Context: one part of a larger RNA, bound to proteins that are not shown
Molecule: 23S rRNA, nucleotides 571 to 1299
Organism: Staphylococcus aureus
RNA sequence: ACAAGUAGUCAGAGCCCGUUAAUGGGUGAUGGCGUGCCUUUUGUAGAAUGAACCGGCGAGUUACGAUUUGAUGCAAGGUUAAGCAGUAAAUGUGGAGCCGUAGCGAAAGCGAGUCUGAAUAGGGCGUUUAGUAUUUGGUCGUAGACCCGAAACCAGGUGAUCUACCCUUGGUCAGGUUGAAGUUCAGG
RNA sequence: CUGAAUGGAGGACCGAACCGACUUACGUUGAAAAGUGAGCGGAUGAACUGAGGGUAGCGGAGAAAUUCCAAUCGAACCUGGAGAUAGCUGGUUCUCUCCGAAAUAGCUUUAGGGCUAGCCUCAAGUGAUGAUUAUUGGAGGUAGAGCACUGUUUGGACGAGGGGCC
RNA sequence: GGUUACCGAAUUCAGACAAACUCCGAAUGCCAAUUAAUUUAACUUGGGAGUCAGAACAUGGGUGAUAAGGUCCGUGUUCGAAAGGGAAACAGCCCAGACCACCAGCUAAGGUCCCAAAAUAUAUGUUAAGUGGAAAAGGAUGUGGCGUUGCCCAGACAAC
RNA sequence: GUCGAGUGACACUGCGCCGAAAAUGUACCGGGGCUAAACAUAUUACCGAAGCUGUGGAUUGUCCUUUGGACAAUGGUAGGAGAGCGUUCUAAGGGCGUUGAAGCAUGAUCGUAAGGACAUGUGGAGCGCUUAGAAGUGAGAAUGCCGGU
Numbered sequence: 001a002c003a004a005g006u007a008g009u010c011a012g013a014g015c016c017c018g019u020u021a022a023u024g025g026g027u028g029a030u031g032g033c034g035u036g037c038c039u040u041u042u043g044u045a046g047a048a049u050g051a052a053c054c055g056g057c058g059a060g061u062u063a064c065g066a067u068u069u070g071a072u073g074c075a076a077g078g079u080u081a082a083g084c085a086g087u088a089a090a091u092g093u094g095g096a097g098c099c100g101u102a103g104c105g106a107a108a109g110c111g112a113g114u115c116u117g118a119a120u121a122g123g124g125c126g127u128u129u130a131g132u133a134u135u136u137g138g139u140c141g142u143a144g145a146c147c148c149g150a151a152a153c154c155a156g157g158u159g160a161u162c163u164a165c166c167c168u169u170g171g172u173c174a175g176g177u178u179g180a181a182g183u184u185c186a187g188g
Numbered sequence: 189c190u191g192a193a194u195g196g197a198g199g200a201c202c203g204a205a206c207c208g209a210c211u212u213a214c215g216u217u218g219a220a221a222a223g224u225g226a227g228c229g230g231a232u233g234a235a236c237u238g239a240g241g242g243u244a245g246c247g248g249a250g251a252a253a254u255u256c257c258a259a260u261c262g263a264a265c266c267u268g269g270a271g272a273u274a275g276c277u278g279g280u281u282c283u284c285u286c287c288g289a290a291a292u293a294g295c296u297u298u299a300g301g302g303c304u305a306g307c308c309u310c311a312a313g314u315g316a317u318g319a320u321u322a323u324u325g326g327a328g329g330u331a332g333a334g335c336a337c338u339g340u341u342u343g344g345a346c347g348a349g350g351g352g353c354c
Numbered sequence: 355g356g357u358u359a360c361c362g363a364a365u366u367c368a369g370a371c372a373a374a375c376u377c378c379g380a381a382u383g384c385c386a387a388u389u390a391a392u393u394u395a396a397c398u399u400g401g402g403a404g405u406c407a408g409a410a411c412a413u414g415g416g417u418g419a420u421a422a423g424g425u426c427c428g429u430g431u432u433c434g435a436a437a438g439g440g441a442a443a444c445a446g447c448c449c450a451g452a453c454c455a456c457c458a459g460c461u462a463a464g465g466u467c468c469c470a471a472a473a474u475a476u477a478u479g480u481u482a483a484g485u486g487g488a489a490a491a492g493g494a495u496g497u498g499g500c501g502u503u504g505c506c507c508a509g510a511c512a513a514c
Numbered sequence: 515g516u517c518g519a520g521u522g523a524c525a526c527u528g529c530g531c532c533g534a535a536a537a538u539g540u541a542c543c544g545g546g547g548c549u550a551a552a553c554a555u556a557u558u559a560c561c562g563a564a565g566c567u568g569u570g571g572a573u574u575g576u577c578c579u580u581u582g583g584a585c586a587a588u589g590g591u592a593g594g595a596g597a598g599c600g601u602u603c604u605a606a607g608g609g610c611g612u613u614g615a616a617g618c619a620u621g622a623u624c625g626u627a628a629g630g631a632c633a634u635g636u637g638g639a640g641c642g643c644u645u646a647g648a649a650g651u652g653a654g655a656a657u658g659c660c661g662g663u
Base pairs, nucleotide, nucleotide: 008033009032010031011030014027015026016025017024020631037050039048052663053662054661055660056659057658062143063142064141065140066139067138068137070135071134072133073132074131077099078098079097083093084092085091103110104109113125114124115123116122146279147278149276153269154268155267156266157265158264164243165242166241167240168239169238170237171236172235173233175202176201177200178198182194183193184192185191186190187189206230207229208228210227211226212225213224214223245261247257248256254263282598283597284596285595286594287593292305294303295302296301306405308402309401310400311399312398313397314396318393319392320391321390322388323387324386325385326384332378333376334375338372339371340370342368343367344366345365349361350360408433409432410431411430412429413428414427415426416425417424438449439448440447453571454570456568458567459566460565464561465560466559468545469544473558475557476556477555479553480552486548492532493531496529497528498527499526501524502523503522504521505520513516572588573587574586575585576584577583578582599652601649602648603647604646605645606644607643609641610640617636618635619634620633621632623630624629
Other pairs, nucleotide, nucleotide, family: 006035cWS012029tHS013028tHS018019cHS019022cWH024622cSS036051cWW037655tWS038049cWW041043tHS042445tWS058653tWS058656tHS059279tSS059653tHH060280cWS061145tWS069136cWW075130tWS076100tSS076129tWH078132tSS080096tWW082094tHS086089tWS102111tSS105107tHS105108tHS112126tSS117119tHS117121tHS148277cWW150273tWH151272tWW152270tWW159245tWH159258tHS160163tWS160243tWH160248tWS164249tSS173204tWS174203tHS179196tWS179197tHS180196tHS181195tHS205231tHS209210cHS215220tWS218220tHS219223cWS244247cSS244257tWS245264tHS249255cWW250253tWS254262tHS283627cSS288592tWS290405tSS290435tHH291434tHS293304cWW307404cWH309594tSS316394tWW317395cWH318395cSS327383cWW328382cWW329330cHS329379tWS330380tWH331379tHS334336cWS335337cHS335372tWH337375cWS341369cWW346364cWW347363cWW348362cWW351359tWS376377cHS409446tHS418421tHS418422tHS433445cSS436451tSS436452tHS437451tHS439463tSS449462cSS455569cWW461563tWH463562tHS465472tWS467546cWH471561cSS474551cWH478554cHH481483cHS481550tWW482549tWS483549tWW484485cHS485550tWH487547tWW490534tHH491533tHS500525cWW507519tWS509519tHS510520tWS514515cWW539540cHS539541cHS543546tWH547551tWS553554cSS579581cWW580582cWS590591cWS598628tSS600651cWS608642cWH611639tWS614637tWS614638tWS614639tHS615638tHS615640tSS616637tHS654655cHS
C1' cells in the first nucleotide's frame, strides 16, 4: 500500500516526550497556496548556459606621479632633498631647490594693469588677498594593473631507431605452362 | 622460300612462400588509437628484404596525393621573449539603511566599441528664478471645410474657327 | 462657298477631387505677464557613475497588401527595475505601489447556483438559437417595437 | 351565391436563422451545469487587495521643544552615499587556563542583520576582553585546480 507530486509553507486532529521553562519538543490524518539557483536577456519554469556530491584553494593590489575631499600645524608666508650624526627608531642638522605674495603679451617688454588699436574709444584676460607641508578617503596616469582563456609571431636548440629518397655490403623466390633468336637437316 | 628436330628468350602466363590492400561481413567505452574471416592484385623484376650509413624545418625527400619527416604537418618537436595581444565569452566571496537611471543627439575604418551632451547620486552655494490653474496678450496654417490660384474631372449650354455640302 | 454632322479651342451654368492646392480655418499644444490662488522646487560650481540590443498596449502617420506578435517616426502608460487583486493559466491589459506584528474594520477592478467568499434579490421586457459560448457578400412568411399610407361590415381579405 | 372583419404596402429599427469543412481526445462558456445561472434597462444589499483605517513596534527627517511630542517618509536592477558584523597579526592595559585552552559535537538562548553567549560530552595546551594600528580579510557557480566519496 485509491494515490498525480520544485517536496515547502500556512491551518490542524491524533500519538509520543519533557527543555537555556517559554503563550515547550518530535511526528503528521486531512485542507489552502505554491513551475529550483546562477548567468545572459525586450522577455527564461524554460526544451538557452553552468554545476554529480562534500572539503580545501581560487579574482581592484602595490610603488611612483596628478587631482579633489576630510583632518592637523603654521600663516604673507609654508616646507625641506641628497648627505652627516643616531639602535636598520624617534629625532638633530642640512635652505641647493619647490609653491605662494601680480598679471598681461607670440616676443622685446610694461606693470594694478596689460594686449589689440592711430585712439585718454571699445573689447579679452586681470586687480580690488590666502597659502603651504604632511596625511585618511575617492578617481585618473605609467607599470601584466580585477582573474582565467586563443589561433599565431620571433630566437636558440633536439629529432631519418617511424616514414621518403639515396650510398656501401649481403640474402630470398614450391611447382606447372608457353616456346623468341640462333643452329642442324629435309623439301623447294 | 617452308616443314621437322634442337635450343631456352621474356618489366611472358597460372599459382604457394613472400609483398600488397580491390569488394564484403564483423568489430566501433574493440582482442587491436587502423584489426580479423572469406574471396582478391603481383609473384625473375622499374621485385622483396637484413646490416652499416647520408640529407633537418626560412629546411629535407617526393613515378606528384599538400604526400611523408617518431600514433601530429598549407609548414615538426622542445625551451625562452611571455603574464604576447584578446574593442570577445565566462567568473569576481559579509550585512543593513537613504536615494535611484538608460536603452537617446551628434561625430567616429563607426555600427554588439568609444567620446561629449541628456537622465542618477554626493557636497557646497545663490535665492523665486521651479510646478499647476484662473484671467489677459501673442506666434503658427493641422483636423474640418472650400474651389479664389496651380493641377485632375462629369454633364449641359453659348457662340468664334476648321469643317458636311453645291 | 455655307445648311447639318463632326472636330478642336474660349466664355459660361450646375456638380465633384488633392501629402508636395488654399479665399478660409478650429480643438489642443507653445511663448510670456500679473501686489492672483494653491504647491515645492529650480539654477550654479565641484567629486563619483551607469546607459548608447529596448518590448507590448492605446492613439496620429510613413512603408507593406487600410498583411504580420512586421518595420520606421510623434504622443501617453505599464514592463524593464513592481510584489498584491482581476483577466482559467498568461513580463507589457484593468485595479493598485509591499517598513514590520495581528484569528480587527471599509472599499477598488471584478463579482454573488456548486467547484469557490458574497443575492437561487427586487421590478419591467427580449431570445428558443445552448444563440449566449469565434466570421462575410448574399438569402429568407422567425418574432418584438415604431410610424406613414391603401382596401374595411354598402361587404374586402380566399375558397366555390 | 355563401363565406362576416379585418386586410396590404412602404419606411424604420431590437434580438435571432442559413451561408459555416482538418487532422492525438469531448475541445474557445475553465469544469459541473443553466431557458436563466443568457441580455437590455433600472434599483440596493453584500463579498472582494500587501489600497485606506484601527492597535503595537522600528528607522530617519521637519517643526516646535517637555529633547519630548505632533507631522511626514520608508518596492527597486546599472549605479552614488552612510553605518556596521566577523577573520589573522601588532602595541598598551587588564584577564582566563591540567579544579582542563583552542578545535570538534548537541541544545528548546540572545541581538533589527552580518553575528554573540551559556550548559553538557569529546579533547589535552594554549586563548579571550578593551582602545588603537596593519592586511594574502569573508565563495555556490569560472566545461575552475587538487583530494575523497